Context: bound to proteins that are not shown
RNA sequence: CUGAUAACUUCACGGCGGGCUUGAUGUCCGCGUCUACCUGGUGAACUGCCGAGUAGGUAG
DNA sequence: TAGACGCGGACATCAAGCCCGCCGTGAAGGTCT
DNA sequence: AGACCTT
Numbered sequence: 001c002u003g004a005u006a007a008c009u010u011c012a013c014g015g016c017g018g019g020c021u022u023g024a025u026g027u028c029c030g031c032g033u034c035u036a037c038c039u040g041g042u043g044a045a046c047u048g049c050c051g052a053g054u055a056g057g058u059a060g
Numbered sequence: 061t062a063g064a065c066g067c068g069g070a071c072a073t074c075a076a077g078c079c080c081g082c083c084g085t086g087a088a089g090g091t092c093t
Numbered sequence: 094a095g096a097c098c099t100t
Base pairs, nucleotide, nucleotide: 009088011086012085013084016081017080019078021076022075023074028069029068030067031066034063035062047059048058049057050056090097091096092095093094
């Protein structure tokens, strides 16, 4: 060491019928946006050859 | 990077908003005579 | 065994 110790609430089910929201309507008047601004590749991947060639190929 | 974002006036009237009926049953007491 | 027993 618990208002302690133990504990089956169950079976059945039709909500339905009907329905005109309408008529009318002027949003208008006015209006200066502006001034100033560095992006920084040193030389660096150079020279032939074939082919009619802004195509194609080919050298060290 | 420094700044400012307007006044002036009204938001209509009108009617109405139905009825119908019902609301199930079986089982589980302590105590004195 | 049964008679009692109220919102």
An RNA structure (CRISPR RNA (60-MER)) from Vibrio cholerae, together with DNA, in which 100 nucleotides are resolved. Method: cryo-EM, resolution 3.18 A. The entry became public in 2020. Entry title: CryoEM structure of Cascade-TniQ-dsDNA complex. It was solved together with CRISPR-associated protein Cas7, CRISPR-associated protein Cas8, CRISPR-associated protein Cas6 and Transposition protein TniQ.